An RNA with a sequence from Ligilactobacillus salivarius DSM 20555 = ATCC 11741: 992 nucleotides with solved positions. The reconstruction used 270,213 particles. The entry is indexed under CryoEM, RNA. The PDB entry is titled "Lactobacillus salivarius ROOL RNA hexamer". Rfam match: ROOL RNA. About the family: Firmicutes, Fusobacteria (1 example), Tenericutes (1 example). It is annotated as a small RNA.
Context: one part of a larger RNA
C1' cells in the first nucleotide's frame, strides 16, 4: 500500500444500545418497577491526628533593594528652672524580593492502567517602578537563590460536545442630524507670586499624718521572648534585649498675687465671576487736654494680579449696541453670568 | 395735500433667523441643490457698452406734527413768523439706474457622504453556570436507525 | 376826641382765606393731585456726653427738733457655773426739716422778638401735729438757712376757643311713705375690775490621732469706708471706726445617773346673750389600812360684775301674759335672741 | 227652755291690727281730713237737768253638761241629792242707762307740708383726654360769606 473485524463516560474485567448480568420492592418470595449498567484499584490528590525537624508546602534561611526611630558633633530660634524645636554629617537595633501564578507541544520518574511528578520552548492573566504631570492611559522594565522528615484512620470528588454568560475583531439596513478636521472664544476644574483667619511649636502646680501629679533607666529593679521544673506551671532557676513594650520600686522636683497685652526660627489648614457707581463706624495728617473738629483716602469694607494639567459647549459673520431690565446704594446698589 | 401722533438722557446687555446682503413670488414642495431684480458688497475673459422699454432711488416745496416768538383787533385763540421731525401715500421740480458667469461656516473639504443609536457574523487553551442540556468512539442523514466517511485498538496480505 | 386802613396757630419775613408762592407726582417733565402754605431762630427749655467742684440741680453743708441702741452707778428676781432679766440717774456713736410744690396781677435781667428766669402780693393743691377718744371728721398750729462751675454733638416739643369726663353750690315735676325732731329700749360693736388657758424671762453638751460646738474685742489680728499703685487692681501701702458689720487668727469651756414635778420679779396674745331645772367622773369635811361609805356644794362644770367711744333698728300704749312650743336633761336640758 | 259639749297644772314667749276704746252701717270710695250709739275713759262753759220713744245692761230661777253621793224596787240605770260651769238664744222675775262741744304715737309739732329716688342751672386759672372737634384776629348772622359792634398795630385831623 489492500483486506477483515472490535469500540460503557476516572483505570482494569464483564453484556453488547437488551423482559441478559443485576438493582428496588417483601420478615423471605412472587408479582410489579429500573437497567449509563454492573465488580475490582486507589496515589508525592484532598484534606484531620502522632512523634521528630531551622521549616516539615503560603513555610524556614539568604541575599541585595528601601523604610519608618534613636544618640553623638555644629547651625538657629525659645522656656521660671530641668529642657524644647528647625537644619546640614557619622553611626546604629527592628522590618522589608512586586503570583509558591495557570495553559499547549516537546521529552523523562513512578503505576499491570489512570489521576500524579520533573524541567525545555512557546504563551494566558494579576502585581511593583517609569511613562508623570496639575488627569489618564499606550508602552519600556522587572516579579532573585537554596531546603520543605517518617507514620494512623478516612475519602472518589479523576471523559467530551453543545448552550447562557461577560471580553476582543470586523460587516451593515431603517431613523436622528448643513458632517468630519484644523484652530478661536465661554464655562467647569487647577498652577505660580502675594495678602486675611485660624492650628501647632509641650513639665506638675499636692501636702495634719497619710495620699497626689511631672521628670529620670537597662540597677542582682520590672517588662517582653526563649527555655528548665511538675501530672500543669500562672509560682521557683538560667539566656536575650533597649527600634517596640516597661517609670511598680529608688532619686530629683511640684517654683510663680491677679487681670490684662503676647505669638520667635519653622511648619499645616482655607479665603477671588464681568463691566459701572457710592464711598464709611476704617486708615493716614492736622486740631483741640478730653468729650470731640477740618482734610485726604478706601469695596484689601479680604482677598489681588499672571496663567491652563484636563475636560463640556459654541456659525466665532449679520441681526445689533437693537429689544428687555435699571436709574439707588451700614443687610453696599444695578445688569448679565455660575449654582 | 389726506391720514396718524404727547418729548427726551444714562448702566448693562438675551435671543430665534442667516449657506455673499435685501425686497416679492410660489394650489395642495416651502427649500444649500425653485424663480425674479435699470437693487448692493466681493472674484475674473468681451463689451471695454448698452440701451428702449416698462418702471425705480434720492433730494427741494405744497401741507400735518409740536415748538416757541411777537401777537394784533375788546382781548382771546385763531391767525401769523421761523424752529425740528413726518411714521403712510400722493402733488410739482431737479438729478441720476441697464456684458455674462460664480459667493456653503474663522479655515478647509462633505452633503449618494460622515457620525450617534441599532443590529449580525466570527474566536485553540490559559474567565463564570447548566439542579433547570446531550452523549455505548465522531460528522451527515428534521432528531434517531439503516447507511458513508474520519479515529484508536487486534491481525492478515 | 374825629377819620383811614392791616390782622397765617412757637417768635421774625412773604402771598392775602389764590388752578399765587410751592409741595406731591416721574430717572427728568409732562398731565394729575395737595395748598394751614412757605423760608429763617433757636435758649439759663428738655435729655446726653467731657472736664473741674463739698455739690456741681431731687444735690452739698447746716442747725434747732426727735429717734431707735450701748456704758456705768442702785435697785428686785433666777441660772450646775460664765453670766441673763425688770426699774430709775448720767453720759455716749449713729440717723433726723414734713412739695427743690403750681397759678393770676405787680415791677426788673435776658433776646431785632418768643419761649426763659428774678423777687412782692394774693390764692388752688399735697403732707406733719393738736382735734383725740375706745370712731370720724369741722378747725388751729407748721412745711427754717444757705451753695448748686465751664464745654462736645442733638432737638422744635414753644395759641386759644367748645366737648367730654370728674368736684362744688343752689333750683323743682311725676312717683314711694302717718313727716320731721327730742328723749327711751333692742341688736352689733367696745371700755374698767377680776379669773381660766397659752407662749416668752437664753450657753455649750465633743473627743484614738484630726476633727466638731459656746462665749470673749478693737491685738503689728480681720471687717468697712475713704485715697494711693498700675494699662485695671482683686494683691500690696496710708488714715478711719466700734450705734451698725466683722469670732478667720489666740484664750477660757464643752460641768451634771434617768424618768417624774417644776414656772421667780416681769411681760405678750385668747376665752362671756335672756328667763327657769338638773345637779357629778369635780371641790370640801368625817370615816375606813386600803379598794371605798356618810354629809354639804358646783354649769367658774370657764368666764363673772358694773358699764357705753360709734353705728342700725323700734307707736316705746291696748292686742297678751292671749296664740305658739314644750314638760327633761355625762349632748347637760326647754323657749326665745345673734349668726 | 231648744241646741251644743272629754277635764285639768307649769316654763319661755311671736304677730298682723291700733289716729282715745268697743259694737255695727256703707252699690260699683272702705277711710286721720265717711255715718249711727238711754255704749266705756280724759279735758272744760250751761242744764247744773231731763226724759219719753224705740231699745239696752246685768243679777236670779227653768233646764243642758259633767260630778260625785245615797240608792231604791229582782238588781240595773233611769230617777234622785246636792256640787261647778252654760259657748247660742229664750222664758218669768228684780235693779238699772238720755245738756253739748273735743281727744294725731313717750313727747312735740306736719299730713297743701317733710324726706328718699329722680333731673335742670350754672364754675376765671391752678384735674383728665379730643388720634374719634374748629379756628386766615373774637360775638353775632341754621352754619359760612357781606355786613356791624369790640381788640392789637401803623398814620392823619
Nucleotide at each position: 500500500a489492500c483486506c477483515g473485524a472490535u469500540g460503557a463516560a476516572g483505570c482494569u474485567a464483564g453484556u453488547g444500545g437488551a423482559u441478559a448480568a443485576g438493582g428496588u420492592g417483601u420478615g423471605a418470595c412472587a408479582a410489579g418497577c429500573c437497567g449509563c449498567c454492573u465488580a475490582g484499584c486507589c496515589a508525592u490528590a484532598c484534606g484531620u491526628c502522632u512523634c521528630u525537624u531551622a521549616a516539615u508546602a503560603a513555610c524556614u534561611a539568604c541575599u541585595a533593594u528601601g523604610a519608618c526611630g534613636a544618640a553623638a558633633u555644629a547651625u538657629a530660634c525659645g522656656g521660671a528652672u530641668a529642657c524644647g524645636u528647625u537644619u546640614a554629617u557619622u553611626u546604629u537595633u527592628u522590618c522589608u524580593a512586586a503570583u509558591u501564578u495557570c495553559c499547549a507541544c516537546u521529552u523523562g520518574g513512578g503505576u499491570a492502567g489512570u489521576a500524579c511528578u520533573a524541567a525545555u520552548u512557546g504563551g494566558g492573566a494579576g502585581c511593583a517602578a517609569c511613562g508623570a504631570a496639575a488627569a489618564a492611559a499606550a508602552g519600556u522594565u522587572g516579579u532573585g537563590u537554596a531546603g520543605a522528615g517518617a507514620g494512623a484512620a478516612g475519602c472518589a470528588a479523576g471523559g467530551g460536545g453543545a448552550c447562557u454568560c461577560a471580553u476582543a475583531u470586523c460587516u451593515g439596513a431603517a431613523a436622528c442630524u448643513a458632517a468630519g478636521a484644523c484652530a478661536c472664544u465661554u464655562g467647569c476644574c487647577g498652577u505660580c507670586a502675594g495678602g486675611g483667619a485660624u492650628u501647632c511649636g509641650c513639665a506638675a502646680u499636692a501636702u495634719a499624718c497619710c495620699a497626689u501629679c511631672u521628670u529620670u533607666a537597662g540597677u542582682u529593679a520590672a517588662u517582653u521572648a526563649a527555655g528548665g521544673c511538675u501530672g500543669a506551671u500562672u509560682a521557683c532557676c538560667u539566656u536575650a534585649g533597649g527600634a517596640a513594650c516597661c517609670a511598680a520600686c529608688g532619686a530629683a522636683g511640684a517654683a510663680u498675687a491677679u487681670c490684662a497685652a503676647u505669638u520667635a526660627a519653622g511648619a499645616a489648614u482655607u479665603c477671588g465671576u464681568g463691566u459701572c457707581g457710592u464711598g464709611a463706624a476704617g486708615u493716614u495728617g492736622u486740631g483741640g487736654u478730653g468729650a470731640u473738629g477740618c482734610a485726604a483716602c478706601u469695596a484689601u469694607a479680604a482677598c489681588u494680579g499672571a496663567c491652563g494639567a484636563g475636560u463640556a459647549a459654541g456659525g466665532u459673520u449679520u441681526g445689533a449696541g437693537u429689544a428687555g431690565c435699571c436709574a439707588a446704594a451700614a443687610u453696599c446698589g444695578a445688569c448679565a453670568a455660575u449654582c | 395735500c389726506a391720514c396718524a401722533u404727547g418729548u427726551u438722557u444714562g448702566g448693562u446687555g438675551a435671543a430665534a433667523a442667516u449657506u455673499g446682503g435685501a425686497u416679492a413670488g410660489g394650489a395642495a414642495a416651502a427649500g444649500g441643490u425653485c424663480u425674479a431684480u435699470g437693487c448692493c458688497c466681493u472674484g475674473a475673459a468681451c463689451u471695454u457698452g448698452a440701451a428702449a422699454u416698462g418702471c425705480g432711488g434720492a433730494c427741494u416745496a405744497g401741507g400735518u406734527c409740536a415748538u416757541g416768538g411777537a401777537a394784533g383787533u375788546u382781548g382771546c385763540u385763531a391767525g401769523c413768523c421761523a424752529u425740528g421731525a413726518u411714521g403712510u401715500g400722493c402733488u410739482a421740480g431737479u438729478c441720476u439706474g441697464a456684458u455674462u458667469c460664480a459667493g456653503u461656516a474663522g479655515u478647509c473639504u462633505a452633503a449618494u457622504a460622515a457620525g450617534u443609536c441599532c443590529a449580525g457574523a466570527u474566536a485553540c487553551a490559559a474567565g463564570a453556570g447548566u439542579a433547570u442540556c446531550c452523549c455505548a468512539c465522531g460528522u451527515a442523514a428534521g432528531c434517531c436507525a439503516a447507511u458513508a466517511c474520519g479515529c484508536g485498538u487486534c491481525g492478515g496480505u